Context: one part of a larger RNA, bound to proteins that are not shown
RNA sequence: UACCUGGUUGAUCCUGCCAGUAGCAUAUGCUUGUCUCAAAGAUUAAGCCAUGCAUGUCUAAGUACGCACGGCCGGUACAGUGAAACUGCGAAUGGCUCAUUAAAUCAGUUAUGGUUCCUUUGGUCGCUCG
RNA sequence: CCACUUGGAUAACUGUGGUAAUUCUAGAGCUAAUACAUGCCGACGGGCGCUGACCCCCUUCGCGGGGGGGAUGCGUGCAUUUAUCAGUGGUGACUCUAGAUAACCUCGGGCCGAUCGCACGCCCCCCGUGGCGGCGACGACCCAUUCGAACGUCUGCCCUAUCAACUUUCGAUGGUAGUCGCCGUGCCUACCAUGGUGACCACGGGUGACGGGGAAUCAGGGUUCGAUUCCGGAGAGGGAGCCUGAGAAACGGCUACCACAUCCAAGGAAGGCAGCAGGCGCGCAAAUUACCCACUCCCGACCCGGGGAGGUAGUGACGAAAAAUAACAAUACAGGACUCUUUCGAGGCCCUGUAAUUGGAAUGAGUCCACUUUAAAUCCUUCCGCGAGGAUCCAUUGGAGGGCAAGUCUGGUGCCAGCAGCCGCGGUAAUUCCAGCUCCAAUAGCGUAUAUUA
Numbered sequence: 001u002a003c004c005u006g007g008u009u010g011a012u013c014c015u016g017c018c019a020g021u022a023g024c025a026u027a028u029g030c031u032u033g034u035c036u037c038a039a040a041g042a043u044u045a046a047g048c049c050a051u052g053c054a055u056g057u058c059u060a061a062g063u064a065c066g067c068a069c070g071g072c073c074g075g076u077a078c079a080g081u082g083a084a085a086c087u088g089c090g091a092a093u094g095g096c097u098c099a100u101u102a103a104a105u106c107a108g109u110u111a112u113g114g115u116u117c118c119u120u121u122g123g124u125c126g127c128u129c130g
Numbered sequence: 131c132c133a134c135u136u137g138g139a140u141a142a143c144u145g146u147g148g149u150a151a152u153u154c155u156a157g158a159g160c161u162a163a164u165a166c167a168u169g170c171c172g173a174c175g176g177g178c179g180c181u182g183a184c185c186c187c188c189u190u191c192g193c194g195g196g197g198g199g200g201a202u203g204c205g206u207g208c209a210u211u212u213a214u215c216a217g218u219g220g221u222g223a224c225u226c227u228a229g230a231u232a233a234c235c236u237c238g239g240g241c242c243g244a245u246c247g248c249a250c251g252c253c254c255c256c257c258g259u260g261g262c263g264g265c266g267a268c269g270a271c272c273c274a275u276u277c278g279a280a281c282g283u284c285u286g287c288c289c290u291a292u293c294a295a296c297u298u299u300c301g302a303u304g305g306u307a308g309u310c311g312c313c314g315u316g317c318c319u320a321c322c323a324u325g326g327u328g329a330c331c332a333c334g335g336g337u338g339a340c341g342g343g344g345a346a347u348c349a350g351g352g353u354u355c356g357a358u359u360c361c362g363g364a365g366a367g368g369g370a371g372c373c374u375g376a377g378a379a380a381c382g383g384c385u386a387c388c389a390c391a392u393c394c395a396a397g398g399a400a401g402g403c404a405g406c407a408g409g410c411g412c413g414c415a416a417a418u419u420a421c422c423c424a425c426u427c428c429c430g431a432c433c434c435g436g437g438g439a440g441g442u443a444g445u446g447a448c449g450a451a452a453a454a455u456a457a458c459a460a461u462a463c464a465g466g467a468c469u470c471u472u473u474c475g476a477g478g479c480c481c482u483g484u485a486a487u488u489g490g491a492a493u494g495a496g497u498c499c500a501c502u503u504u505a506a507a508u509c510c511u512u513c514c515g516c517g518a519g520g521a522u523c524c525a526u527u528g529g530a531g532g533g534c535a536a537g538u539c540u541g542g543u544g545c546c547a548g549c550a551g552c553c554g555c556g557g558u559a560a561u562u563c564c565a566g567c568u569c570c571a572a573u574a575g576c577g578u579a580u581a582u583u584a
Base pairs, nucleotide, nucleotide: 004020005019006018007017021584022583023582025580026579027578028577029576030575034452036450037449040445041412047410048409049408051407052406053405056089057088062086063085068081069080087431096365097364098363106286107285108284110282112280115279116278121274122273123272124270125269129175130174136167137166143159144158146156147155148154177206178205179204180203184199185198186197187196207241208240211233212232213231214230215229219226243268245267246266247265248264250263251262252261253260288336289335290334295327296326297325302324303323304322305321306320307319308318340362341361342360344355345354346353347352367388368387370385371384372383390401392399393398418443420442421441422440426439427437428436429435459488460487463483465481466480468477469476470475496516497515500512526572527571528570529569530568531553532552537567539566540565541564542563548555549554
Other pairs, nucleotide, nucleotide, family: 006532cSS008015tWH009011tHS020534tHS024581cWW031447tWH031574tWS035451cWW038448tHS039446tHS043415tWS044413cWS044416tHH045411tSS046097cHS050408tHS050419tWW053438tHS057430tSS058062cWH060247cSS061266tSS063162cSS064082tWH064083tHH066082tHS070079tHS084142cSS085141cSS086163tWS092375tHS092377cWS095366cWW099364tWS101104cSS101340tWS102337tWH104287tHH109283cWW111281cWW113221tWS117277cWW119276cWW120275cWW124271cWS128242tWS129176tHS133169tWS133170tWS138165cWW139163tWH140162tWH141161tWH142160tWH145157cWH149151tHS150395tHS150398tWS151398tWS163165tHS164268tWS168244tWH181202cWW182201tHS183200tHS188195tWS209235cWW210234cWW216228cWW217227cHS218227cWW220224tWW221223tHS254259cWW255256cSS291332tWH293333cWW294328tWS294329tWS295332tWS298302cHS301304cWH301322tWH302325tWS303325cSS305316cWH309317cWW316321cWH343356tHS365404tSS369386cWH373380tWH374378tWH375377tHS380383tHS381384tHS389402cWW394397tWS403407cWH406438cSS407419cSS413415tHS417444cWS421505tWS422424cHS423439tWH424441tWS442506tWS442507tWS447574tWS455525cWH456491cWW456519cWH457490cWW458489cWW458490cWS461485tWW462484cWW464482cWW488489cSS491519tWH492521tWH493518tWH494523cWH495517tHS498514tHS499513cWW502510cWS504506tHS525573tWS529536tWS533551cWH534551tWW535570cSS543546cWS543560tWH547556tHS547560tWW550552tHS550553tHS554562tWS
C1' cells in the first nucleotide's frame, strides 16, 4: 500500500468454489512487572425482588403564645434565636431502559394569518361617576 | 352608619381514646394568616352619548320659521358574548390592530391591593393633632417577551407477491350545519354525495426494527453496524380510568381489574428497582448493599437547606497511549568473510556468540519517612533511607511438510494413539503424532469459537 496463495489432472489451460490472509467486537484459554486513559446485566428474562438510600424547601420582608432557649426592664402587643404546624413553591426536571413502533417515530424544511403557556423581563395596576 | 382595618373557622398545642397491625385516625377545649371569605372610602370637579319639560334670537303676517341654551332622567373603564357602522397604525395576504354604536356580562359568579419589611424624616395658619413622605418584598385581570409544548406542509426508511387488489354496514373520501376540544380537522353527530389508494408495489406479513447525529471496514465505488453517555420518542409488571396543577392521562400520585406477592391475633392492612448499590434466576456473556455535596449544575420561601443528578475511590488484560526485563569493559572457548607461508602455527586482525569467568559503574520494580494531592484520602508527581551478578528481581503464547518464517536432529508409537482450517501425516528408518534438544513469529501479550468488513 488499487496485492493475492494452496486444493479437481499423468501433465496443461480454464470455469468455479472450499481453505488460507488482515482488521473489529463479543466470549473464552494460557500468561502478566510499571504507568496514563477507560467500556462494563444491552443480547437471554420490558424476568422476580430482601434491605438501605435516591425530593425537598425560610429570608430583614406570609402565620410563633412550645420555656425550646433567651436579653428582659418591671408596667411592656410583638427583643432576638427558634422545633412543630398552616400557607407558598417544587415534586411534569433529572436518572433508567429499548418492550412497543415501518410515512409511524425521526431528520432536514416550513407554518400557527389555526392555539395554550408557571416563571423571567418590559408595559399596565385615582382611566369606571357608583 | 368599620375604612385609623370587617367575619367565621382550622392546624400545631392541651387532654380523653380505638385497633394485633400502617406516613391509620375519632371525640373535646383553644388560637393565627398573603389560608378562607366579606366589603368601603378616595380619585370625584366633571366629561362624553341618548332624553328632552322649559327659556331666548329668527322669514314674521295668520303661520310656515333657521339657529341657540338647557332642568330632569338613562348609560359609561379594561376583560367577556353578540350585532351593526366607518376606515389610527400593519402585513404578500385579515373576518388584523385601534375607533364608534346598541346591549350583555354566568351566584360551582373576571379585574379595579382589608398584605409584609428597612430608614426614619417634613408641614402646620384654619391650629399640636393630625396630614404628608423614600427604598423594597409579595401580589394581580390583560398585552408583549422568554422557555417551550401541541397540531400541520414538503422530501426521505429494511425484507417479503408461497401478500394484487384494499377501504367503505360499525367514517372509508368529500360537502353543509353543529357538538366537543386550547385551537384547525370525520375529532364526533345529523343529513347528503360515492368517493379514496394501488405494479412509480397499495393493502397484508416479517424484523434477532426505537429514529438520528454517528461506528467498523478502506483506491474509487460500496457492504455491514448504531441497546449504549448528545438530540427526539416511548414505557414504568399488564391493560384501563382519573385527581391536582401552568404543565401528567404522572406511576419514588390515586382508583379498578388481571398476574405475582408481603404482614395478620384471620376482622383486615400494605405493594411495584426498565433509579443507586445488592440478591435470585437466565444464560457464552457483565463491577462495591463504599465516601461526599468540595467540583458541574438543578430545586426551594433560599448567600445558609437538599440532591445514589453528579463527583470520588473499589473491581476491571472491553479497548486505546507510553514503556523495563540490562548497559559497558576484559579474559577464555568454539563458529564466520580473514590475512601473516598454501589449510597445518598464529593474531599484527575483524566480527559474532553460549558462558552460573570477572570489575565496577547505572537504574528502576519493590519496602518506605515526609511533602504534595483531596471534602478526607488514594494514585501519579517530588524527595530521605534500604533495594541487582545465575542482576533465581527467571516472559509468555503459538508453531517448525506446503500455503507460511523456522529441523528430513534424536527417543517412543506402528492406519493404534493422535495430528490436520485445506491439501494431507500415521500399517516397526514418521521432515506432520507423543517427547527432548535446537530454531521461527509476535511480545506484556498471544491462541481459540462466532458475528461482520476487505